[PDB]
Context: bound to proteins that are not shown
Molecule: SSU_rRNA_chain_S1
Organism: Leishmania major strain Friedlin
RNA sequence: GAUCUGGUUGAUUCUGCCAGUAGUCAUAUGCUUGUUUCAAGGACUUAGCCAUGCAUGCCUCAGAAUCACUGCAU
RNA sequence: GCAGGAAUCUGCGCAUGGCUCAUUAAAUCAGACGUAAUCUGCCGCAAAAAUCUUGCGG
RNA sequence: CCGCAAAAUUGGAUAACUUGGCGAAACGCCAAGCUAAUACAUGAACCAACCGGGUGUUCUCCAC
RNA sequence: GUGAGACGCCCAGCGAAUGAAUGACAGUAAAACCAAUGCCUU
RNA sequence: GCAGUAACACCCAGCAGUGUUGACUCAAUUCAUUCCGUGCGAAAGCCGGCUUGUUCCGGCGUCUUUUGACGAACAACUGCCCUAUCAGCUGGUGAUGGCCGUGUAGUGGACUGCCAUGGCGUUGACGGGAGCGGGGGAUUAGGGUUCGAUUCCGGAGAGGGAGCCUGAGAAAUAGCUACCACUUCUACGGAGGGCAGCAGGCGCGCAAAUUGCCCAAUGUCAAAACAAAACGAUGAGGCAGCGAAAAGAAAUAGAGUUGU
RNA sequence: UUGUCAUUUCAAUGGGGGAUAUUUAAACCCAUCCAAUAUCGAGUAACAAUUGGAGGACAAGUCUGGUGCCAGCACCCGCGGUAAUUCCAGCUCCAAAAGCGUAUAUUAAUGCUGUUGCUGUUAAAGGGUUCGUAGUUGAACUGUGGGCUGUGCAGG
RNA sequence: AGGCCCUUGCAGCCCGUGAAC
RNA sequence: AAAGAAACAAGAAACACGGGAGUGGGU
RNA sequence: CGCAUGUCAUGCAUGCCAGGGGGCGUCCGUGAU
RNA sequence: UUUUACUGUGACUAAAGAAGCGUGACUAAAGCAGUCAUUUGACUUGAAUUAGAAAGCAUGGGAUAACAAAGGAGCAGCCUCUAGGCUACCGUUUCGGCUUUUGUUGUUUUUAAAGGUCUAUUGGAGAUUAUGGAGCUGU
RNA sequence: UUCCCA
RNA sequence: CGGUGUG
RNA sequence: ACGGCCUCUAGGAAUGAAGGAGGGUAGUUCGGGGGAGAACGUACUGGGGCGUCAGAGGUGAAAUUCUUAGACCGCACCAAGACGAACUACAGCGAAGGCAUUCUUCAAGGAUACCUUCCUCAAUCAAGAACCAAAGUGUGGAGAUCGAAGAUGAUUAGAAACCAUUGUAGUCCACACUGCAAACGAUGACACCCAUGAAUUGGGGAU
RNA sequence: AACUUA
RNA sequence: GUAUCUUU
RNA sequence: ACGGGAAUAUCCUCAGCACG
RNA sequence: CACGCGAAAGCUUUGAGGUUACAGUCUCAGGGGGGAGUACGUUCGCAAGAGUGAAACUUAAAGAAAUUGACGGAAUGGCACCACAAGACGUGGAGCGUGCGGUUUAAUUUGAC
RNA sequence: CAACACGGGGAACUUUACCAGAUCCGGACAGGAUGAGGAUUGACAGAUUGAGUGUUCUUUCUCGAUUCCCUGAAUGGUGGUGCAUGGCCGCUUAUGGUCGGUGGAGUGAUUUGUUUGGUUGAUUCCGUCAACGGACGAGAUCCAAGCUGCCCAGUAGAAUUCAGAAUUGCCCAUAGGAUAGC
RNA sequence: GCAUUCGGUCGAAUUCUUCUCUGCGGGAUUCCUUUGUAAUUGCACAAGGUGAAAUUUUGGGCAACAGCAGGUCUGUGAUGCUCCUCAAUGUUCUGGGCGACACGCGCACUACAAUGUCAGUGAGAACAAGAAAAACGAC
RNA sequence: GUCGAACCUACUUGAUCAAAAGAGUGGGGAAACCCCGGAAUCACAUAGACCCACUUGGGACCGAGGAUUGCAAUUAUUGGUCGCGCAACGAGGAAUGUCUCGUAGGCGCAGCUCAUCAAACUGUGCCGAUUACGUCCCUGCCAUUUGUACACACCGCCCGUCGUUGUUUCCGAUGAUGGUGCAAUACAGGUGAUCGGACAGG
RNA sequence: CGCCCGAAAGUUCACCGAUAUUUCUUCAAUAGAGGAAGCAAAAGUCGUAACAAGGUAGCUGUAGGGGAACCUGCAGCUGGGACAUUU
Ligand code: PAR
Repeated sequence: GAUCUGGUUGAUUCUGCCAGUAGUCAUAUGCUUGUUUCAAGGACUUAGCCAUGCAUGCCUCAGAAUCACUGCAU
Repeated sequence: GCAGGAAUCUGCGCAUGGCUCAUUAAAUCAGACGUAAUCUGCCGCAAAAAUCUUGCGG
Repeated sequence: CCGCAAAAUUGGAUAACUUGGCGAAACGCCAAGCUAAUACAUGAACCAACCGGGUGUUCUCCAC
Repeated sequence: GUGAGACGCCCAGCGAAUGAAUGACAGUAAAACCAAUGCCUU
Repeated sequence: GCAGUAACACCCAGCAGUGUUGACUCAAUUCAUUCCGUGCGAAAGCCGGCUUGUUCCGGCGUCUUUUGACGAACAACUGCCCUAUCAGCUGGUGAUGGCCGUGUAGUGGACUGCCAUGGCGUUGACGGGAGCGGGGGAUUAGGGUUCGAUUCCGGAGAGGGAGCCUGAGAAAUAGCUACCACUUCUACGGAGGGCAGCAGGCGCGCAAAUUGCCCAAUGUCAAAACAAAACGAUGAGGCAGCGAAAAGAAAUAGAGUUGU
Repeated sequence: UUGUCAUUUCAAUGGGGGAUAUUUAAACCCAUCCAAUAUCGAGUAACAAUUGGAGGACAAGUCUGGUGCCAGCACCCGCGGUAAUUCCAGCUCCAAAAGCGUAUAUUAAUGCUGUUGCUGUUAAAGGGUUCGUAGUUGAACUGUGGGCUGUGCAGG
Repeated sequence: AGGCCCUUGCAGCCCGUGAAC
Repeated sequence: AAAGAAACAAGAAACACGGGAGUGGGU
Repeated sequence: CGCAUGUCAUGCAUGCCAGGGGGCGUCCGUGAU
Repeated sequence: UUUUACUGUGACUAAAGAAGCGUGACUAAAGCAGUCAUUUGACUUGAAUUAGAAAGCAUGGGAUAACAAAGGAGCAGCCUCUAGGCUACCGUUUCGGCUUUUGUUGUUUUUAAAGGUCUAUUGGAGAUUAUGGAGCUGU
Repeated sequence: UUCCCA
Repeated sequence: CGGUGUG
Repeated sequence: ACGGCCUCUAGGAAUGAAGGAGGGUAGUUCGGGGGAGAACGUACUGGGGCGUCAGAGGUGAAAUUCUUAGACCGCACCAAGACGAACUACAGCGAAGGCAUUCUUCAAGGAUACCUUCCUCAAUCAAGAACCAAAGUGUGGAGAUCGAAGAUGAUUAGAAACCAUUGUAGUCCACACUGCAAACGAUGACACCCAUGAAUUGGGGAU
Repeated sequence: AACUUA
Repeated sequence: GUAUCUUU
Repeated sequence: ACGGGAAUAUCCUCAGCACG
Repeated sequence: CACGCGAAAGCUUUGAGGUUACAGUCUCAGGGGGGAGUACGUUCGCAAGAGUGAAACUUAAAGAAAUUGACGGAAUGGCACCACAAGACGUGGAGCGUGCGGUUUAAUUUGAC
Repeated sequence: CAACACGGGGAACUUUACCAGAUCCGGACAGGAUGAGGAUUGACAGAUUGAGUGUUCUUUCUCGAUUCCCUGAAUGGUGGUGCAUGGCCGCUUAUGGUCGGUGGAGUGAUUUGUUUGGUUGAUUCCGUCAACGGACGAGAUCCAAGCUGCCCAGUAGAAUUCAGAAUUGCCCAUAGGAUAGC
Repeated sequence: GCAUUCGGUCGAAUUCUUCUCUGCGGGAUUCCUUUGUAAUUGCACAAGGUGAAAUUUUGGGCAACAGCAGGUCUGUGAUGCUCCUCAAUGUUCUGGGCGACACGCGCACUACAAUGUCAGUGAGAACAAGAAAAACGAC
Repeated sequence: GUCGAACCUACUUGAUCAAAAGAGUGGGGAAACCCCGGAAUCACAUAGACCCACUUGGGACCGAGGAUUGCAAUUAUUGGUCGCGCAACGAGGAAUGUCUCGUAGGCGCAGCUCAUCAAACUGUGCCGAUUACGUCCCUGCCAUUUGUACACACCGCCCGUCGUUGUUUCCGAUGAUGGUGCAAUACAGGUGAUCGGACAGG
Repeated sequence: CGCCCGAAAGUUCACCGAUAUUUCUUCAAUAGAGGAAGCAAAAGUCGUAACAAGGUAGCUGUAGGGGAACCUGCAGCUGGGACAUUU
C1' cells in the first nucleotide's frame, strides 16, 4: 500500500477457472488463558409453549373520616 | 378537643414506557411538503354583565 | 299570587362501616340498616353598563 | 305626513343550526329638472 | 342660493367609515327563526396570612368560550431487491370519472341511488419470490460490493381472527365480548389462563446469561418539594453476577561480576 | 572483539494477602498504602504461554527413530508401495501471542459482471438475411465589439 | 524607420450603421 | 443622448387607489 | 410658541411652506402575433 | 411574451455514527470535559466546524444540450399632426346594467370625453424600384 | 472626364 | 505618356 | 429600340444545400439479378430401322448382370426427363440463400454523370414482419440420370461397410408447409483517419 | 523557403 | 506527354 | 450497318471483388 | 504491402490498426469444463421438429497458438548382403554333441529371454 | 534383434555359489569374571562316528600364559538389492553425426550457424549464404598383408671347384596310350 | 665344350646374398590419357594407361555428443544400505548334485553315397606352443 | 651357491610277432631340438575291391578284453581291440541364417580351456567357385518437406454399446400431506334501529 | 293522587363479522410397479469410429439404416491432403 502467488506443457506463450492470501461489533466451534479498562449477549430455528414471583399507580398547608384505629388532651 | 390516620368514595394516569419483527412494495419509510379537509385532555396566555334565587308574613 | 327583607344558612342518594349472609372455589356474589364529598342534582332578584330589531289600532307636539 | 319625542309591550349573553346582508374601492369631465333633506339668510 | 360639509334628529357634537391570508363560503358584526339535553355554577368548593375585616388580602381547585403549544388522523412530490418458463390488469358485487346525498372529527367510490366508459401496462402493469423502512455497519485508490431482527426515529403486533365499551386519545389486550387452537382448578354444580415486559423453565437448534440488589442517578405518572409519629410507585432504568462476540492498555522479568 | 555456557551478586515490581480507610444506595470493581510513633510478601522468581506449522504457494530441518500406497497427511499441487524434506513421535526451528486453529457466510483479492473498466477470426461468445416499432443516438449556421493611454524578447 | 497586429491593465463608448445636441 | 429617435426593457410601460408611506416618503 | 381653524367636545385636536415638475415605496386594473 | 438539464452561491435539513478543532482522563480505546489563583471565586470557561443518495426551495451564469413551436403566400399589422361628419357603451331566450362635479340622496335629462366607422388632411419612414410591371395601339 | 502608372 | 472605368 | 390613350396590379426578401438521407433526368448505360413464353445443344437411358457375330460388362482380382430368342459395337433417327461442358477467371450480379445456351418479353436494381429537385426527412434496433441451400412433409404432375431404405455379388476372423451389379423413397415441376447448415470471412451495422507496387469489373473526363 | 499551370 | 487495329 | 461506330494505348476520376 | 496491433497463427485504407495515452453511435452474444441445448412449462408445426431454456449432480482442468522431438499404410533425395535382387552354402526333416525351457529331484545353485 | 558352444561356464574331488551331514574360529581388540603347580593347547588306546576323524566321551599324559570364559564389538560371506553405486562391457548406431562463443531473428520455448544445388562411404568437398570464427566426430594417426632399398646371418640359405660314392644303353609291361630335352 | 644323382658322403676348400630373417626408409596420388559424364566455374565421376598394388590399396584397431532404470554386487582388498555370524549364509572335510528325462526350442557335429566308400602309393602348408620356487635332493 | 627333476619332443627298444602301451638314450629356454615341420582336402595309366543296395552308404545304441590320466573313473574320464550295424537317415513342410575375392564353401593344423577330456572358441594355412557389381519392393538407417488429438513418445493415444458396483435426477397407472387465497352455505358475539316495561322515581 | 317519567330481561330487522363445512384456485413438500438419462468406481467383454491421406480425408445440416462405436444418400465447409499451370 492503486501488490499478487501455486496447479494444464517435454519445454513455451496464452485463455481460463480451481486453490492460496487479508478483514468482518460475524456467528458457531476446538485448544489455551496471569492483570486491567470498555462492551454485545434466545434476533436467525418455533410471532413455539410456559410453572412461579414481580413488572402502574398517585395525598398536599390546601375533595370526603365518628375505624366501635393510635398518641395526647376536658 | 388537637395531631396522625387503615379503609373507601372522588379526581388524574394506566393509549406512555418495555418487548418483538410475523405481516408488509402506488404499503411502510426517508428527505421535502400540505390540511383553507380535520380532532386535540394535561400545559401557556386570555375571555366571562344570559338566568326570578332565598328568608319571614298574608 | 301579594307584601317586607337581602353576605343565598339548597336537596336526595351511595361507599367504607353494621347486620344477616350465599358459594368447594372464583381480581365470585346477594338483602337490609347508617353517613360524606371538589360524587350527583338543583339554583341565585337588586346591586349591574353600552348597543339593536319588531310593535301599541297609547299619549305630547309640528305640517296639513 | 321619507314628521319628531316620550311611555307601554315582545325580543335582544357565550357557543350551535338555517336563511339574508357585510367582510371594501382602486378604467372620464362639467351642467341643469323635480321630490325630500342639509346648511346660508329671511 | 349653494360656500362649507366625516357621519349621526339630544343626553357619546370621532363610543371602529378600516379583521386576515398568496388565496377563503374563513375571523368578526348585523337581521330573522331555532337549540328541549346532546352545552355553559360564582363548583352553594378547599387552605392560609394577619390588622380578624355584611368590599380584609393572598394561595389553590372547577364549569363554559377562545388559540398557542404537545399531539392525533388524512393526503402524497421524488426515490428503494429478484422474477416474462408471470403480458395483459381493473369494471355482476366500484373498476376511472360526473351529479344529488349518506357517513366521518374531516376530504374522498369511504358508501347508497342514478349517469358516462373510462383508469393502468414492455419507462414492466398484474402475479410470484425474498424482506419491516431509515439513521447507519463491514470492505476500501477511485468507481463499487455487501449487511442492517437489534439501542435512535417511523410502522406493526401482543396465540390466531373479529367485535367493542370507556376515554381528549385504544378497534387497548398484565381492558372487555365471542369463536378457533391449546391449557389450569373443581366438592362435577361451576370457575379460570395469554411472558414477542424482568428473571426464569420446556422444546427448538451450530447458536445466546441471575427465578440477584436498588430506586442513589436518568426519567414517567401523580392529589405529590424536602423535612417533621411522617421514606409514593416504577424488572422503565440503574448496579453487580455470568460473558475470550468485539474493542483498549498491558506482566511473565532488570542490571551486573568471575571463569568458559 | 566478541557472543553462548557455567557461576556468583545486587536491586525492583506486581499477581496475590491485608487496611486509618476510599469507592458504592449497600456492596463489588477500580484507584491509595505496606507507617504517619506503629503496617505482609518472587529464584528452578514451579507466580513454570499457548496455538498452529517447518517439500512448494509460505516463514522455518539433505536431523533422528517408527510405519511401508497400510496408517494417515494433503484447502491446491501432491506425500506414503523399505533411505518419507509431507504420515506417527523425539529434538531443533518458524509464525502470531493471551491468544491461536477450524467451519460457514460476506468484502477485498477479481479489469472473473467491466459506468470508470472486460471479452466475442482460431480460447466461452455476432443473430442465416433484410425490413422494422418502442428505445438509444443524431450534421453546419444567427457569435462574441471597437477606440485611447501605458506596458510586455509579441511578431513580421 | 515609421506604420500594422497582438500580452496585460486603466479610462471611454448610442457598445454595428444611422438619428440628435 | 437634457427631450425625442434608435436599442432596450412584463425583475417593464399606461392607468387608478390614504383604508398606499410609524399622520400622505424623498425633491 | 403664538395665531388660524372650533371650542355644548380629554378639538387636552389640526396647520404652522404652498404650488409646479421630477424620482421611490404599497395595492388594483389595462397592455404581448 | 420562455422554460428545463448543467454550473456558481445561498436557504431548509434530530442525535448516535463518520470526518474534524481543543483538551497529558498516567497513555490508549474513551469522554466533553475542565483549567488556574487556590479561594468565599476568575476563565463574563469550553462543548469549534464539516461531509452525509436523490428529490424539493431561492438566486447568479448561458457555453454545451433538452422541451415546445414553426414547415415560411400555411404571410399579420407603418407611424404621425390637425380638422371634422356620424355612432353613446355593455347586456340580450331574458329589458337589465352603465364614471366625475353640479350641498346630499333618489328621478329625469343635457354639454360632453373616450372609443368605433367614414371624409379627409400634415409631416416622417418602409427589409426590396408604382416616374414600376403586365394587357393595348402607332413610329 | 475619373483613376492607376510612366 | 500609356492602360483601365463611365460616357 | 422609341413614343402613346385606357384597364388590371398584397406578390421578390427566403441561413445554407452536409464529399448525410430521399426523389428526378440521361447513356435509351452495366450485370450467370428476378419473373414469363418460345426454341436450341450434345450427352445418359430407352426404342425400333439398318449391319455384324460371340462375347459384353465390371474389378486389385472376380462374381452378381446382359447375351445366337443377336448382347456389346457401328450409322442415321425417334421418344422422354434432366442438365447448360470447353470458354469459367483469387471474374460478374444478388439482402442472404443463391444465379451460366439463344431469342422475344415483364417489372425492377446498383454504379456513374448533372450549376435538376428537396431540406434533416437520418443511424442502429426489443416487439413484430418478409425471405431463406440441402434434406424432410402435404396434394397433383413427372420419373431419363443418379440414388437414402432394400436386394444380390465380392472383400473380411466377422463386414446387413468401404468396391461391383441393382433398386424404393427421392432427385425435376406447380402450389402449400418446414425455417434445424462449417446459413463461414467461424470476423454485427453506420461513420472518420490511414503508407506502397502491379492488376481487375462498371461508369465518366482528357489526348 | 514549399512554384503561375510543365 | 501520347498512339494502334477494323470499318457497308 | 442496333455504326458521327467498335476495341485497344497513356493519364485522371468515382463505385465494386481482390493481390504482393 | 509501411505503421501499428496480436498469446501467436496472423490482420493491415478490405483492420483483427488508430485502446491502461482505455469514451463516435447503436445493437447481439459470452463469464472454467461437463450435465445440455437435456428436463419441465409454454408458443409455433400435419409430422419431422423449431424458438425459449434450467437444476440436482459431477470435475482440475478443458481449451488456444506456437516450439522441439517422436511417429505416419504422406512427399523428396540417398544408403546397407545383421535389407532385397541375382545366386551360392546351409539351418528347419534324421542320429548325436552342447546351451535354454519344462518335468523330476534331498539338490538338480545361478545370471541373461 | 541387443538371452539360449553366452557368463571365457569343455564342473569326477577342488572349483561350487546347491543338497545330506560332521570340523575349525580364520569373533581382532577392550572391559569383567577365572587362572601357577595351572588360563589353555594337542593327543595313545578302547567307542562315538562315514571317518586306525582327541569331533565328543572314559582314562590319563603333554602343552604352556601363546588361549579360553561372557558382554559389547569385530570379522568373513560366489547373502540380497545392477531400480542405491563405481568401473567395465553391450545396445541405441556403422551409419555421419554433435556443441559452444560473438553476431542476426523471436515476448518465449527455440532458431540461424549446421543450407538451394552438385559431389563424397562421410556435416567429404565445391558453391551459396545473417552469419563470422572455433571444438569433437569423419579423414588423418596406429597395426598387419602384398612390391621394394639399406643392413644382416656359425639360430637363414645358395652357387662353383676338387675328392668319395651310385645309375650307365642291347633291353619297349599283363593291354602300356598321351606328355619338354637332341 | 661338358650324361645325371647323392640334406648320412654326420667329405674338404672357396665365393656369395637369388630365397629367408628386419629396425628404419621407398612406393599410389585420381598420377597419366580420353571426339568420354559433367563444367561453361568448381568439386568430381567413368573407362583405359602406368604399375606389385588403381581407389578409404586390402583387412583390422581406435572412434564424438546424447542416452538405456540393458548386463555385471558369480572378477578384485571396487563399493553404500541390508542379512547371517561359533549346531554360521564365515571356513574346511566326506558324500551326492550341477550331467538327473513323456517333451518344446537355439546353436553345432556326422550323414544320407559312385563328383562315392574301402585298401594302397605319391607330392606337399601356415600361425603357434614347450621345464619350477625364500620348496625339495645333490655336493 | 651352482646344477637337477617337473614341460615339449626326436631316435631306439619293445619286436623271436596286434593296437594302445611300457621303457632306454639324446636334444630344445625355442629361427638353434622338434624340423628339410612328409596336415588334410588333392593326385595316381593303382591296368586294386565294391556296382545302386539302407549296400563294403551311415556309424547311433550296446557287449566283452586290455591299457592310460588321476588321491578317487561306479553315473561308461579318455585312447586301442573284436563284436553290435536289422538306429534313424535315400536330400528334408511351413519358415529361416550368412555371404561379393583368394571371398563363399570345403579341408585339416595350432593355441586356448587342460592331471585326464573339443562336436566350442581364438587364430593359421591348403583347395578354391557360382552370382551381382544393381535397387529401394521387403526389413531398416540418414537428411529434408509435410500432417499429428503421440511426449511413458504408434508396443502411442483413443470412441461407443455390453457386464458389475455406487450415486444424482427425469418420465410414470396410481397414492397422498400442509400453507395461503376466493366463493357459497350455516352462523357466535357485538353495534345501530325496533318494540317490550320486570323493578324505580317526580 | 292519579298522571307522567326512567329503566332490566327479552322481541324483530339491518350492518360489522369471527368460526365451521363444502367446492375451487394457487404455492410448497411427498410415495410409486415399471421405463430411462447422466455421472462416478487401477488392471471384465466386443470391436476399432477419431488423431498420419488413421489406412473410405474430416466436419456441419438433414433423412434413413446397423450389436456398438458408426454406415449411407443430398447440399455445404476447409478447421485439407491443393493458397499454384489454355496470359
Ligand atoms: C469401468 O471401467 C470403470 N471406469 C472403472 O472405474 C471400474 O473399476 C470398472 O468399469 C469396473 O468393472 C473398459 N473397456 C474396461 C474398464 N474396466 C471399464 C470401462 O467401462 C470399459 O470401457 C467404462 C464404462 O463403459 C463407462 O464408460 C466408464 O468406464 C465408467 O465411468 C462410459 C463412457 N465411456 C463415459 O465416457 C461416460 O462418462 C459414461 O461411462 C458415464 N461415466